[PDB]
Context: one part of a larger RNA, bound to proteins that are not shown
Molecule: 23S Ribosomal RNA, nucleotides 517 to 1248
Organism: Pseudomonas aeruginosa PAO1
RNA sequence: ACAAGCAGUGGGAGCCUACUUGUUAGGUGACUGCGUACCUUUUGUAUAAUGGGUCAGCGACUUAUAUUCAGUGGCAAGCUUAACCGUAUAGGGUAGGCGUAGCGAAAGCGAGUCUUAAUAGGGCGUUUAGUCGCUGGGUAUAGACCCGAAACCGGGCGAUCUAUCCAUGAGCAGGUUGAAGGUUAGGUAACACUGACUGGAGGACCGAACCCACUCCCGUUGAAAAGGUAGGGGAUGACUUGUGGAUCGGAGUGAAAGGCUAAUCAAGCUCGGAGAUAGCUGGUUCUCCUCGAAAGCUAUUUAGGUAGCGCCUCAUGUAUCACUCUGGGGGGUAGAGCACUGUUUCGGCUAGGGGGUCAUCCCGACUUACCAAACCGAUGCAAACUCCGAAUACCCAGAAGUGCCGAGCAUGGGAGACACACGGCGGGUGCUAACGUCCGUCGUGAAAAGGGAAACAACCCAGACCGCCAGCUAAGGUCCCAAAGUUGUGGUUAAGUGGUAAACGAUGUGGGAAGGCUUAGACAGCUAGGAGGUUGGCUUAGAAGCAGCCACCCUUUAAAGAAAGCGUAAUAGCUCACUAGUCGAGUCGGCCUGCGCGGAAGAUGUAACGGGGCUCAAACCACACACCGAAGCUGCGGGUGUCACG
RNA sequence: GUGACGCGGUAGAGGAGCGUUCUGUAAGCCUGUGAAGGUGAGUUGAGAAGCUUGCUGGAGGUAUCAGAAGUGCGAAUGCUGAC
Numbered sequence: 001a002c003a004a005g006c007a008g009u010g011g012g013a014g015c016c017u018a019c020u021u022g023u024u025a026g027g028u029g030a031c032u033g034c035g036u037a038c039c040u041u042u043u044g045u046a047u048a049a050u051g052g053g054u055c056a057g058c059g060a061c062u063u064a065u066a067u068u069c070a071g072u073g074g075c076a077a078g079c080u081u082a083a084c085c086g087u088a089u090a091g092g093g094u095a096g097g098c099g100u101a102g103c104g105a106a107a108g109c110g111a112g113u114c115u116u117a118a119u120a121g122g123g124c125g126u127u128u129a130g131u132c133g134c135u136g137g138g139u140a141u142a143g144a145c146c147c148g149a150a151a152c153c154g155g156g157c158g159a160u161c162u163a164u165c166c167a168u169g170a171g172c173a174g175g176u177u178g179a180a181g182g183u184u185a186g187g188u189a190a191c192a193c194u195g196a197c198u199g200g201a202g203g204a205c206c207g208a209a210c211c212c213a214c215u216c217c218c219g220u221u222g223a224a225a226a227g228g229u230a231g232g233g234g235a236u237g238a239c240u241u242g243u244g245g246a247u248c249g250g251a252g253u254g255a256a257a258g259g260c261u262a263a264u265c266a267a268g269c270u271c272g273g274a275g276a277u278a279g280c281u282g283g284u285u286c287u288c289c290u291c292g293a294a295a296g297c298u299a300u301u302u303a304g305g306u307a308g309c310g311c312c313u314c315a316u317g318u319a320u321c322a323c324u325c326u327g328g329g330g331g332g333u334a335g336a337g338c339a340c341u342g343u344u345u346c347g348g349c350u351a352g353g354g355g356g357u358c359a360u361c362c363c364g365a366c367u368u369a370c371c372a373a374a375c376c377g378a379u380g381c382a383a384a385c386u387c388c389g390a391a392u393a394c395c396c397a398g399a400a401g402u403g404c405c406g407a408g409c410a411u412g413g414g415a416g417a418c419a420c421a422c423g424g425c426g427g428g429u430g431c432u433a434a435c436g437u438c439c440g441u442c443g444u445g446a447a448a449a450g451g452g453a454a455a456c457a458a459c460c461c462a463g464a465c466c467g468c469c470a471g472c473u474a475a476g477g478u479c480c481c482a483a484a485g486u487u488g489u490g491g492u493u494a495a496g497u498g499g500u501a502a503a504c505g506a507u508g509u510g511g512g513a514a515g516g517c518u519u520a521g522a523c524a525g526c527u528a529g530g531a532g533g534u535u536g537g538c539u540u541a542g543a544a545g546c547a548g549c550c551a552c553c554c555u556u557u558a559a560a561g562a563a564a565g566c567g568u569a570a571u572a573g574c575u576c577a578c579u580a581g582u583c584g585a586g587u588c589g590g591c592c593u594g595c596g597c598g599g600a601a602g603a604u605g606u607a608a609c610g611g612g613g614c615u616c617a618a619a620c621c622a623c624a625c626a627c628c629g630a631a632g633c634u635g636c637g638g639g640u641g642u643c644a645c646g
Numbered sequence: 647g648u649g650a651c652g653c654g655g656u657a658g659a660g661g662a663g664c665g666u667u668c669u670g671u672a673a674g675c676c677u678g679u680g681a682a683g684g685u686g687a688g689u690u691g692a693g694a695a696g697c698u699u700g701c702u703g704g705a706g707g708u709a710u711c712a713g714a715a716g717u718g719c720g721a722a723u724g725c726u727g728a729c
Stems, first nucleotide, its partner, number of pairs: 008034004014028005019022001038051001040049001053729006063142013078098003084092002102109002112124004145283002148280001152273006163247009172237001174206003177202001181198006210234003214231002217228002249265001251261003286663006296309005311416001312414007321403003324399006335388001336386002341382003345378004352371002358364001420445010450461003465638004470634003476628003479612003485625001487624006498614001504598002508595005515588003525582003529578001531555001533553001536550003564575001639653007664718001666715005674708003683702008
Other pairs, nucleotide, nucleotide, family: 009010cWH012030tHS013029tHS037052cWW039050cWW042044tHS043457tWS044457cHS059719tWS059722tHS060283tSS060719tWH062144tWS076129tWS077099tWS081095tWH083093tHS086090tHS101110tSS104106tHS104107tHS111125tWS116118tHS147281cWW149277tWH150276tWH151274tWW158249tWH158262tHS159162tWS159247tWH159252tWS163253tSS172208cWS173207tHS178201tHS179200tHS180199tHS187192tHS188190tHS209235tHS213214cHS216229cWW219224tWS222224tHS223227cWS248251cSS249268tHS250267tHS254257tWS287693cSS292657tHS293656tWH294417tSS294447tHH295446tHS297418cHS307418tWH313659tSS319320cWS320407cHH330393cWW331392cWW332333cHS332389tWS333390tWH334389tHS337339cWS338340cHS338382tWH340385cWS344379cWW349374cWW350373tHS351372tHS353354cWS354365cWH355368tWS356368cWW358366cWH367369tWS368370cHS386387cHS416657cSS421458tHS430433tHS430434tHS445457cSS448463tSS448464tHS449463tHS449631tWS450630cSS451475tWS461474cSS473630tWH475629tHS477484tWS483628cSS486618cWH493495cHS493617tWW494615tWS495615tWW496497cHS496498tWS497617tWH499613tWW501600tWS502600tHH503599tHS506596cWW513590cWW514589cWW518585tWS521584tWS521585tHS522586tSS524583tWS528579cWH530577tHS531556cWW533554cWW536551cWW537550cWW539547tWW542569tSS544570cHS545563cSS545565cWH546566cWH552562tSS557558tHS563564cHS565574cWW567572tHS568570tHS605606cHS605607cHS609612tWH613618tWS617619cHS655656cHS663694tSS665717cWS671710cWW672708tWS672709tHH677705tWS678705tWS680704tSS680705tHS681704tHS681706tSS682703tHS
C1' cells in the first nucleotide's frame, strides 16, 4: 500500500511518552487552504539559459610613498621640521615647506595692477587665519579586488621517435620466362641473312619469410592513446634491416603532404623577463536603520568603453519653489477654406489653331461638323498650399491656503548610469502587418509585494515598519467546486447565442412611424375568357406576339402588350399580363431600430464559459436594495526616522 | 518626555553595530572541587548574537575599556582530503 507536482507552511483529529493528570511539555502528522529551488545575467527566467554530487579546511579591495576633502586635536600671524646628533619614543637640529598680496607673458609696479593714446571703460585682486598631526572617503605611481589567454623575447635541453645522409655488417623458401653474346650447319663476291644447340639479362613474372597498408566488418569506457580476423600490394631492388655517427628551432630535413624533428608542430620542449596584457567572461564572505536612480543629450578609430551635462546621496550657505484663481502675451497645429501654389469634374461663353470649306492660278470667305487658351458659374483635394483658426501647452505678474517642515538655488565630498520593456494618446516607416522599428508625451515594470483578470513582468484596484482567531470598503463578484442574493420589479433571446468572424443572403422574432387597396366586396384559391387589321416592317427560303434592328396604333368590349415566360426548322399548340362571376374581412410592400440564423474546414484528447452545469437562466437590457471581497482604511498593542516644544 | 507625519526598494550614497585572532589593562582574575574544544537542554534581545546549565574532555582561558588585522564564504566548469 485508491494516491498525483520545489516536499514547506495556516489549520488540525488521532496515537505514544513525561510529569504538574490536562487552558501542560515532548515525538509523530491522517485530512485540508495556499504554494513552480538558489546564484548569475538580463527589457524580461520555474525556465528546457549559466554554476554547483555532498561535507570539512582554505579562497578575493591590501601595502608604500606623494596628495585633496571631511571629522577631531595642538599651537596661532605664525605653524612645522628632514637627514642627522642624542643622556635615544625625551632633548637638539628651523636647511627647507606652507601662510601673512596681488596683477602682468615678462621687465616691473604694488592695495593695486594689466590692456590702452586714455587717472575712460573693462578683467583679476583688496575691508574677513593659517599650519602641523591623527582617523576616514577619493586620486596618482606601483602586479593595485581575485582567478583566466592565444602570444612575444633571452639562455639552455633534445635526431634512443621520426626525416635525410655517412661508415661498417646481414637478409631475401620455392617455381617460371627467356635478351645480348658464343658454337655449328647453311647462305653471301664479302658484309648481310636463316635454322639448331647453347647462354642466363631484367627498377621481368607467380609466390612464403620480410617491408607495407587498398576493402569490409568488429572494436570506440578497446586486449590496443591507431589494433584484430578475412581478403590486398611489393617481394634482386629508386629493396629491407642491426650497430655506431652527422644536421634542429625562424633552425634543420623533406621523390613536397605545411609533412616530420621523443603519443607535442603555419615555428619543439624547459626555465627565466613574468603576477606580460585582457575596454572581455566568472566570483566577491556578518547585522540593523534613513534616502534612493538611469538606460537620455553632446563628443569620440565611437557604437557592449569613456568624458562633460541631466537624474541619486551627504555637507555648508542662501531665499526661492510647486499647485489653483485673476490679469497680460506670442503662435499657425486640429479643424476649415480655396484668397496664392499645385491638382479634379461639369456647364456656358470664346479669342484662335483650324475640321473641312465654293475651292477662290495662290490672297474673298459660307460656316466653324474637330480641338481650343482665357473668362463666368457650379463642384472636390493637399506633410513640404493658407483669406482663416482653436482646445491645450508654454513665458510673465499679483494674490489665499497647503507643503513634514520643507519645496528652489549655489558651492563642495561620493556615486551609479549612458542594452531599456510594455500599455494609452500624437506621428514617420511597414501592409494605419508583427510581442516590428524610429520619435514626442504620460503610466506601470525595471527597482513593487497584496487583491482581480483560470493560469498571465508592463492591464484594473491598491503602495507591505511589526503583532491580533476584531471591523469597513476598492477592483471584481454572490447556483456547486469556492466567501457572499437560486434577491425584487419590467422586458428580450431559443441560437448553449451567451461562451470567436466579413462581404453578402433569408416569410426568425420584439418595437415605432407612416403609406397602397377594401361591403361600389380587398389578397389568395377556384369557374369562365383572354380576339381580329396583324406571318409590323427590314433582312432571312422561311423565320409567323417569343432569330437581330425602328417606333411600338386602332375596332369590339369584360379584357388584352405589334406581347413577359417555356416553346416549332419555321407554323401549330400550353400559359401569363388584364377582365366577368364565386366566396365575405382584412390584406400588400417599403423605411427606422433591439436581439438572433447561414456564410464557418486541421492536424496527441472533449479543447473557442476554468470545470460542473445553466433556458419566465446561473444569458442579455434597465432600475433597486443587500452582502462578500486586499498587506487599502479603522480599532488595539509594540518599534523606529525627522522636526517643534520642554 | 510630549505632539505631527513618515517608515516597499535594485545600482548607489549616508548612519549605527555584532562576532573572530593578537597586544596593553594583566606579576590581575578564573581554573584538576575541572580550562579550551565537542554534544544536548533552557533562557534573553530588533538582529549579527549573548547567558546559564547536563554529558564528554583533561590544561589552559581572558572581565572592562582601548589598540592592531592573514577579521566573517554556498557558488568562481575554485584548490586539497574524505565519502